C1' cells in the first nucleotide's frame, strides 16, 4: 500500500 | 459510507 471473514450503517 | 479477525505486499 491492497484485499478480507465478520461487524456496524 | 465506514470498522476489521485474519491475509497479501
Nucleotide at each position: 500500500g491492497g484485499c478480507a471473514a465478520g461487524c456496524c450503517u